Keywords: RIBOSOME. The RNA (23S rRNA, nucleotides 571 to 1299) from Staphylococcus aureus subsp. aureus USA300 has 635 modelled nucleotides. It comes from the structure "Cryo-EM structure of the A2085-methylated 50S ribosome of a MLSb resistant S. aureus strain 'MNY196' in complex with solithromycin". The entry has 27 different proteins, among them Large ribosomal subunit protein bL28, Large ribosomal subunit protein bL32 and Large ribosomal subunit protein bL21. It holds a match to the Rfam family "Bacterial large subunit ribosomal RNA". A reference for the family is Cannone et al. (2002), "The comparative RNA web (CRW) site: an online database of comparative sequence and structure information for ribosomal, intron, and other RNAs", BMC Bioinformatics. Its Rfam clan is "LSU clan". Released in 2025, the model rests on cryo-electron microscopy data to a resolution of 2.08 A. Primary citation: Rivalta et al., Life Sci Alliance (2025), "Structural studies on ribosomes of differentially macrolide-resistant Staphylococcus aureus strains". The entry also models zinc, magnesium and potassium ions.

[PDB]
Context: one part of a larger RNA, bound to proteins that are not shown
RNA sequence: ACAAGUAGUCAGAGCCCGUUAAUGGGUGAUGGCGUGCCUUUUGUAGAAUGAACCGGCGAGUUACGAUUUGAUGCAAGGUUAAGCAGUAAAUGUGGAGCCGUAGCGAAAGCGAGUCUGAAUAGGGCGUUUAGUAUUUGGUCGUAGACCCGAAACCAGGUGAUCUACCCUUGGUCAGGUUGAAGUUCAGGUAACACUGAAUGGAGGACCGAACCGACUUACGUUGAAAAGUGAGCGGAUGAACUGAGGGUAGCGGAGAAAUUCCAAUCGAACCUGGAGAUAGCUGGUUCUCUCCGAAAUAGCUUUAGGGCUAGCCUCAAGUGAUGAUUAUUGGAGGUAGAGCACUGUUUGGACG
RNA sequence: AUUCAGACAAACUCCGAAUGCCAAU
RNA sequence: AAUUUAACUUGGGAGUCAGAACAUGGGUGAUAAGGUCCGUGUUCGAAAGGGAAACAGCCCAGACCACCAGCUAAGGUCCCAAAAUAUAUGUUAAGUGGAAAAGGAUGUGGCGUUGCC
RNA sequence: GUGACACUGCGCCGAAAAUGUACCGGGGCUAAACAUAUUACCGAAGCUGUGGAUUGUCC
RNA sequence: GGACAAUGGUAGGAGAGCGUUCUAAGGGCGUUGAAGCAUGAUCGUAAGGACAUGUGGAGCGCUUAGAAGUGAGAAUGCCGGU
Numbered sequence: 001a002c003a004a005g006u007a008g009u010c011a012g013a014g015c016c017c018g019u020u021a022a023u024g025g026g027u028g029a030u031g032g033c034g035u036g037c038c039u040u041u042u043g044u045a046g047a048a049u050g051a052a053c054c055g056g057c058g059a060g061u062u063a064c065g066a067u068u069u070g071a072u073g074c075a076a077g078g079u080u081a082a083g084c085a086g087u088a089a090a091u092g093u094g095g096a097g098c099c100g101u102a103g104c105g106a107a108a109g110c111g112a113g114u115c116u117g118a119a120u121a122g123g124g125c126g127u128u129u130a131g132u133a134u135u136u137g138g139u140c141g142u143a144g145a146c147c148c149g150a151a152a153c154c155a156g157g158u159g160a161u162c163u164a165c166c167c168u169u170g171g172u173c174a175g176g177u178u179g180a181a182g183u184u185c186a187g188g189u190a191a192c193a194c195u196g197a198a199u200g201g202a203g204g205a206c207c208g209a210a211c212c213g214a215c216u217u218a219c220g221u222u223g224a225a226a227a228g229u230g231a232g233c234g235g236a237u238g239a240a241c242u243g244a245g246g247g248u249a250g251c252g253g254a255g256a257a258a259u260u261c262c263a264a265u266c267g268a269a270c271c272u273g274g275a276g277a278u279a280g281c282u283g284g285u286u287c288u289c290u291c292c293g294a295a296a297u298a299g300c301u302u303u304a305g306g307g308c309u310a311g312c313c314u315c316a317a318g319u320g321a322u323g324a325u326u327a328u329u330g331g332a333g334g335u336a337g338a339g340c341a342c343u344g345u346u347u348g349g350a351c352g
Numbered sequence: 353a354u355u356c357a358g359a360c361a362a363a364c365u366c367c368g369a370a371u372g373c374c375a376a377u
Numbered sequence: 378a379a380u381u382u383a384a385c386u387u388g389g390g391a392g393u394c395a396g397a398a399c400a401u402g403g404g405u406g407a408u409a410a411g412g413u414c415c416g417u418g419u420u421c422g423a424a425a426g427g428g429a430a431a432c433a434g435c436c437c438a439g440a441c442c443a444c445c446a447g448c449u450a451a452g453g454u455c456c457c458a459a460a461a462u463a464u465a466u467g468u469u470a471a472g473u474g475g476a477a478a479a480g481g482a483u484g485u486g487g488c489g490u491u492g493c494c
Numbered sequence: 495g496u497g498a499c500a501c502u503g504c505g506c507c508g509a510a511a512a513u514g515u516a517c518c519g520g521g522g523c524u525a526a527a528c529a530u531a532u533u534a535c536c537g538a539a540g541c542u543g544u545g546g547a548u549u550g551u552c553c
Numbered sequence: 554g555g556a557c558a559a560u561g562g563u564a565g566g567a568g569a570g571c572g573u574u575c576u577a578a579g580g581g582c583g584u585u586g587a588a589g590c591a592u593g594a595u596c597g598u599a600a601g602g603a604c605a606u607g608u609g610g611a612g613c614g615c616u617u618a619g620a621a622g623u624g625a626g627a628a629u630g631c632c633g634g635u
Base pairs, nucleotide, nucleotide: 008033009032010031011030014027015026016025017024020603037050039048052635053634054633055632056631057630062143063142064141065140066139067138068137070135071134072133073132074131077099078098079097083093084092085091103110104109113125114124115123116122146284147283149281153274154273155272156271157270158269164248165247166246167245168244169243170242171241172240173238175207176206177205178203182199183198184197185196186195187194211235212234213233215232216231217230218229219228250266252262253261259268287570288569289568290567291566292565297310298309299308300307301306311393312392313390314389315388316387317386318385319384322383323381324380325379326378327377328376329375330374331373337367338365339364343361344360345359347357348356349355350354396421397420398419399418400417401416402415403414404413405412426437427436428435441546442545443544444543446542447541448540452536453535454534455521456520457519461533463532464531465530466529467528468527474523480507481506484504485503486502487501489499490498491497492496493495547560548559549558550557551556552555553554571624573621574620575619576618577617578616579615581613582612589608590607591606592605593604595602596601
């Protein structure tokens, strides 16, 4: 053990317990509500991505410069660097140097001015004080600079025990079939052609085991096997097959040539180093709460899923009517509608 | 060609709103 | 002038540069598209809650926390499933309501202008 | 009694699709449909009530 | 104080905190049982903090300040176990 479901949550009897003693703990008939998380998205329950589960490990760091903010010392000044002494210290000494006290100009220069200019003009940048040293925080720059990830590129090595070609030296090929050239004989001939038989044993010759292949098919496809097995099939004295010892090396070899092989990889082998190559791409980036809170637009861009400035967010100081809405008043402008005065289109009359 | 009547229009207008916009106190 | 609460400047720090639907003014397409491109507004994005059966973009409405209090919005009140089997007047007879046109038709109701008798 | 015409409310036919009723969500409904009018009530995390938290303003 | 307002939120800006290891100073705990682990009906607005009991058997808190290899659930993440 009549029940339909992201498994909980809120409500709730029944039963069983008794605590950090709390308007307690366990379970739960039955009812309401309810499509995990993360990433990426206009939008994901998504049948888009990622995670079998648990544990550990796993991502804005540091140095040196720049800028800004807070803090502190001194202040028209502030401060040393290397060095020396010292305990790898604080610190003392060290004023070279650096910033500031004055700017303007391309410069010569001039100087609270200066530049332009012919200018006693106008205009630009300045004057009518506050800096400096160290340091916390934010951000930027140079460094691999938040982390992981290419395909590749270069350099120096290692590989021909697989495979390709080659060199030297060895080995192997049951049986059957066919019957080239030559030769002999018998003809034939002036001679030579030429004919027949015999013999003879040629051939990248034929059929077919071993052996070497790999055409078809069946099986195998987390295999007996990272290429095989079964059944047939091609070659099988040859450009045959095969052993041993050697040679050719990657910007290269070798290739009866298929981008084919060079140790189960080859449009350029393998190993190590440059090296954390670069990755405007994808993925990931770990505690909590509080306040505010976008954008998906414009411009330019070998630019279009990137970037830059502007727009929109936030924080902090300033300034103070400059913001918003409505009323009233004034104005700019040509849409809706309408019209045919112009341009064009069009229907029926009339007159010429 | 002119005239009477009647129509059409983003690039027609003798006309012309509502709104929106710019300002003033 | 009234109400209201911003506005601007200077610095520190950004993110964003794929948008979507709906309504409406238009181009484009075929007065096609959940199409596409601009104007305007809202919502989603980045918004839960109630309604639209379910249903980002529609309607109501912006969740500091707690309550076994109350009033309302859109939308609703026979049962599922809270609240009217409410009241008055009428229409429909098609389950129309609960997906559609040219056209057709003594379906039925309200209005009229009229003609013969 | 009987016609013509004009305007209008609500219905009818036109109306055929593929797993299963199959656009009222289901049951069902002749109102529980539709149109006007009225009075109640329900209904949200909207507003109010009570207590509490945080941060601002006034005093 | 009382009385008014505000408190949805992604990218993102701002603020305040929790916890980890180490250091300095102060003050403490521990074989009459430290850290770790396990269980519990505990406390705090959150991160989180205690206490009690069992296990364990020698180290460890607190306060203030300083410094970071300081917090993992996702990377077809790495290693181990299952």